Context: one part of a larger RNA, bound to proteins that are not shown
Molecule: 25S rRNA, nucleotides 2359 to 3391
Organism: Triticum aestivum
RNA sequence: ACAGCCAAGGGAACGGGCUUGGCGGAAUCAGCGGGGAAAGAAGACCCUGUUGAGCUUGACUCUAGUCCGACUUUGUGAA
RNA sequence: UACUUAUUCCGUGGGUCGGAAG
RNA sequence: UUUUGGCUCCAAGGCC
RNA sequence: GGCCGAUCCGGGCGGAAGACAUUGUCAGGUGGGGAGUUUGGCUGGGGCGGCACAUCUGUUAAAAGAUAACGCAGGUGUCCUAAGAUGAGCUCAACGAGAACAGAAAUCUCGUGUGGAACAAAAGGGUAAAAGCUCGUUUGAUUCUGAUUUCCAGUACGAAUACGAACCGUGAAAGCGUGGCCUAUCGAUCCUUUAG
RNA sequence: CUUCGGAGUUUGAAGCUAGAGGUGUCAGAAAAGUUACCACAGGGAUAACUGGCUUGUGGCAGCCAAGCG
RNA sequence: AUAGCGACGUUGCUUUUUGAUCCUUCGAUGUCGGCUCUUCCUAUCAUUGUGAAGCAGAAUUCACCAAGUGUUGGAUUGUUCACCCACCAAUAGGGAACGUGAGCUGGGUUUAGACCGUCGUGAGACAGGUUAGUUUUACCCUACUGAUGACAGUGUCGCGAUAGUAAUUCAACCUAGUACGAGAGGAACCGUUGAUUCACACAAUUGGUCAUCGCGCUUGGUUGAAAAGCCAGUGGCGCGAAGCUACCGUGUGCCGGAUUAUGACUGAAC
RNA sequence: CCUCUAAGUCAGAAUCCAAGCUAGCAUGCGACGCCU
RNA sequence: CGACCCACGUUAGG
RNA sequence: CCCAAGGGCCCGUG
RNA sequence: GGCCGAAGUGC
RNA sequence: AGCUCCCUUCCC
RNA sequence: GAAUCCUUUGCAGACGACUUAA
RNA sequence: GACGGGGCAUUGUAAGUGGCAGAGUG
RNA sequence: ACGAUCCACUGAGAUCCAGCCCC
RNA sequence: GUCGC
RNA sequence: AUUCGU
Numbered sequence: 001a002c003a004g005c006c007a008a009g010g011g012a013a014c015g016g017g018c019u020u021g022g023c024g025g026a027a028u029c030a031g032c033g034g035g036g037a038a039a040g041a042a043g044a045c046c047c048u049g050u051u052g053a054g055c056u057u058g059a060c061u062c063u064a065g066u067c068c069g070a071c072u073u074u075g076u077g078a079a
Numbered sequence: 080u081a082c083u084u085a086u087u088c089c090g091u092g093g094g095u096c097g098g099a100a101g
Numbered sequence: 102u103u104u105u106g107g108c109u110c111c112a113a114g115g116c117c
Numbered sequence: 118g119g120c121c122g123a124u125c126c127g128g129g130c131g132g133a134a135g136a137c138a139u140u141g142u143c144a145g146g147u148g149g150g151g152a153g154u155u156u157g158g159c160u161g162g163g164g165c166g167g168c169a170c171a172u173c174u175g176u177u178a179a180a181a182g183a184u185a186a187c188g189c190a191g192g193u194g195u196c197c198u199a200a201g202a203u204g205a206g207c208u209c210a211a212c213g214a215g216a217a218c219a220g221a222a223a224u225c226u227c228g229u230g231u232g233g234a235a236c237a238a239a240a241g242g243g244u245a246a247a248a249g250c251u252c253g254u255u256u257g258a259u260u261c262u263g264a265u266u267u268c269c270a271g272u273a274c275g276a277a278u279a280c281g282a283a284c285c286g287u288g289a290a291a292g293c294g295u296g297g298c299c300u301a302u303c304g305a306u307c308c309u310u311u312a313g
Numbered sequence: 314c315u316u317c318g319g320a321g322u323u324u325g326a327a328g329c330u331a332g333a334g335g336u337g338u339c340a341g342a343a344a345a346g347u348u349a350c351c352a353c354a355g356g357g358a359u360a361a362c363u364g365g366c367u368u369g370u371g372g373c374a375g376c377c378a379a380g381c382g
Numbered sequence: 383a384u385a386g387c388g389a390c391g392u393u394g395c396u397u398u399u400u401g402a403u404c405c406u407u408c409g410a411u412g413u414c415g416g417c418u419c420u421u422c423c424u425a426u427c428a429u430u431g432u433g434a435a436g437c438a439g440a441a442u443u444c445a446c447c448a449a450g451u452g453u454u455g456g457a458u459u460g461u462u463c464a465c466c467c468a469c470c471a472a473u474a475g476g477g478a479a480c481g482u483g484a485g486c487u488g489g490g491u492u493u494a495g496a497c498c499g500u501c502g503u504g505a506g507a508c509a510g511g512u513u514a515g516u517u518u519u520a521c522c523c524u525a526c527u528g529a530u531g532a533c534a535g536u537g538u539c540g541c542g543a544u545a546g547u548a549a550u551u552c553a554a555c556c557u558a559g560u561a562c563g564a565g566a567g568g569a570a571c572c573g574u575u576g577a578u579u580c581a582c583a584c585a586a587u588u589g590g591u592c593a594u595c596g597c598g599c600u601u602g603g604u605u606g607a608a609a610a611g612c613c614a615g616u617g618g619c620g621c622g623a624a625g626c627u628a629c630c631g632u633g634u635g636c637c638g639g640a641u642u643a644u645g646a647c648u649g650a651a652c
Numbered sequence: 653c654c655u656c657u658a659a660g661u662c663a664g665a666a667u668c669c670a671a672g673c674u675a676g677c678a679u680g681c682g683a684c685g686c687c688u
Numbered sequence: 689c690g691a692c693c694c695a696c697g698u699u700a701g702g
Numbered sequence: 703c704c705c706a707a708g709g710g711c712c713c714g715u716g
Numbered sequence: 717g718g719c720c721g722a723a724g725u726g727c
Numbered sequence: 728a729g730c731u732c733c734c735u736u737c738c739c
Numbered sequence: 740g741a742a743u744c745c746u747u748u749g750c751a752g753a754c755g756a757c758u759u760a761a
Numbered sequence: 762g763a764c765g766g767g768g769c770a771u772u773g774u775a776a777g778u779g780g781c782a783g784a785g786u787g
Numbered sequence: 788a789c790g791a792u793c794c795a796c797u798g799a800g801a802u803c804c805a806g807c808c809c810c
Numbered sequence: 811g812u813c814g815c
Numbered sequence: 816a817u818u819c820g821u
Stems, first nucleotide, its partner, number of pairs: 002016001006021004028529004034524003038519002046356004051352002053348003059154005065147003069143003075082003087133004096127004114121004157170001158168002166187001173191004194339001195237001196297002202254006209233001211229006235244002238302001240300003259283001261281001264278004272340001285294002308334010364405001369400001371396004376391001380387002414489001415487003419481001420478005427452003431446005454468003458464001495513004499508003535686007544675004549579001551577005562567001580635005588628004596621005601614005638669003644663004690711001692710002701704002717727001719724001740819002743816001746760001749757001762813007770802003777796004782792001785789002
Other pairs, nucleotide, nucleotide, family: 001017cWW004036cWS005022cWH010015tWH013364cSS013365cSS025679cWS026531tHS027530cWH029753tWS032525cWW033034cHS033520tWS033524cWS036484cWH045360cWW046162tSS047359cWS056345cWH057059cWH060149tHH064148tHS068144cWW072140cWW073139cWW074136tWS074138tHH075136tWH083135tWS083136tWH085135tHS085137tWH086134cWH086138tWS091093cWS112123tHH113122tHS148150cHS154344tWS155345cWH159187cWH161187tSS167169tHS171193cWH172192cWS173239tWS174240tSS177186tHS178185tHH179184tWW191239cSS192301tWS194303tWS196200tWS199201cHS199256tWW199258tHH208247tWH209234cSS210230tHS220222tWS220223cWH232234cHS232245tHS234247tWW243248tWS247248cSS247249tHS257284cWH257294cSS260282cWH260295cWW263279cWW268273tHS282295tWW288290tHS288291tHS304336tHS304341tSS305336tWH306335tWH336341cWS346505tSS348350cHS356408tWS357361cWH359408tHS360408tWH363406cWW366402cWW368370tHS370399cWW378388tSS378389tHS379388tWS381383tHS382385tHS383388cWS412517tWS414460tSS427449tWH428471cSS430447cWW438562cSS438566tWW439561cWS439567tSS448666tWS452472tSS453474cWH457465cWW469473tWW470472tHS471551tHS482485cHS488517tWS494515tHS502504tHS502505tHS520522cHS529754tWS529755tHS532677tWH542676tSS542678tHS543676tHS548580tWS550578cWW557571tHS558570tHH559560cHS559568tWS560569tWH561568tHS563565tHS563566tHS585627tHS585628tHH592622tWS592623tWH594622tWS628630cSS636637cHS641665tWH643664tHS649658tHS650655tWH651654tWH652653tHS657659cWH687820tWS697702cSS718726cWW742817cWH747759cWW748758cWH749751tHS751756cWS752755tWS769803cWW773798cSS773799tHS775799tHS776797cHH783791tWS784790tWS
């Protein structure tokens, strides 16, 4: 997806469908919350990726600022 | 070590600054 | 100008 | 209109600092205030641990070779001018019996002694007129490149082997010697430095 | 020995052959953390529930009969 | 030795423990516990019927057939687990996606706020403690519970395959101070009378329930007063029939056959 | 000989199956009444 | 397509 | 006597 | 006319 | 009774 | 000959259905 | 059937009229 | 004349199936 | 007892 | 008012 009753088996190790059984009779109404491993979201936990980002610092490499020296602005005369 | 005009700062409506005389 | 919570300007005057 | 009243003269508004500070350009320090980036791998999840990442021996390994695990037991980054090369001589561990001090072990002597020793190191191999120990002379632990083996893609590196072309060592000599008895003991491009 | 390319002398530099300086993550990037404020691409190739296999450990049941009684 | 036990050894079973593994699920199977509710197992705690004892009685222990019926009220703790109080015949153990979150709850785990201790230079960490912290959707299919309904006229009275199922436990009296026992102690069957748990009904009485808006009283307002009402979503209070309804009331709840265990008859093998 | 067992029997339970109680569209069935 | 056929009961006995 | 209807019946003939 | 009612294409 | 000339469901 | 619907009941009921009366 | 009457039941003594009942005051 | 309240008529009055009973 | 159908 | 033949 198609669908929609079960038990057991085996099977991607818990089947609505497969195998073996139990069964199984139109169409409808109100509810219900057992199942549909119901819906809602490309799991947020975990790992991987030579993917990030926020923060820190004794990571690497830098940097505004700030301190410090030289030259420039920069002249004149006394011992 | 001194000077003052560069430069810097402050004040004023740039309103009596410097020297002398009275 | 120390004076008391006052006013104070645009000169009077003199001589050419 | 003019002078005094309302002094005159000085072409410095009044002070302060002053060739210092300040500006511009270089140089050195500091600088998570800020920027950018990184922050291994394996792995009975990951992390902590370990190193099974280069690398050797024995075993697992199934008598050719090859062969896994965070299998088992161990090892490596060194050491040596001799502990390298060669010649000669010798024989080691241990045991038995002996000799004043002197005994379990001090030194000497004879006999036995297949290695029960030693050979830098781990383990396994290997070696007795040696490969062990002692002494003599030595530097071949030398130069030039090739080839082959192990790894293997049959590439590189490391390590090793057999030749060739030299020059030497040692031995009477044949021979041996291109480091260490063998199997581990180590390193591209770029850049720097050195030799010819 | 070769070159510095206009020619030389001549310092410096660059080459050729062969070593050293080193990468131990050893065929060899130059490199610290934290996130419970967190993000993305993906993993059932991979943990934390269940289920499955196993049953050491847990639980339960036997055989023998030395002893206790 | 074997009533009951049983060392040294040795064989199994189970999957309510915990590990070991990583097969399924990461375009998500809602992760603890309790509450509620139903079924299932037996490795049986009590109750039924028995066998054994180192079973005199009373009590207790071992074993068998047996899962029919039960297994509770509480203090502390989020618990699971635990541990005490009490009752009881007894307070057995477990499974069902460690049953059960579109059933609830949210105390714990485990987001973001914030303390403390230890650790870290720091940002931060802790499997340590503490406090505050949004629990979504069913109208679909099935399942289940009930409700109509066609199936060759229409209606009444019947049959009964099949499916479901239910009763339960305790006490008092008599037995009896008897059996038994030296004594101390100390049963039981039959009978009778009640009660527990459960189920199915019912309302004569008692109790509960009010918007009988039935009657009365009463606050504030309002219709000019009085009488009579109305508004305050049921103004409020008292009583309140009817109906509904409570172990808070009352009634009722079942007969035969086959067998298990075990104990026997007859009876070979012999 | 013995023996609850081999054949054949008995007694036996909160057990089981009946009965009773609930349903009965079991696409089951019987009897009877009434004729557009 | 001849759609022809009513014993009970027992097999270590009828 | 049985030791299978492995029989029996039927114009079975248009 | 009995179906010595389990009732029918009954004896 | 045929020539329905050698089978065509043998229709009850 | 009947059955069903409209009407009625309340011994029934979410709606259908059901017990009554016509 | 709709009223009505009676029975039964709930509440608790209606409106109105009357009283030389009534604290007291005018 | 006002005046809560009290007493008598007065177990009175009101309501009573809507799912009460009898005509 | 009064009134409907 | 709508239907029903065993």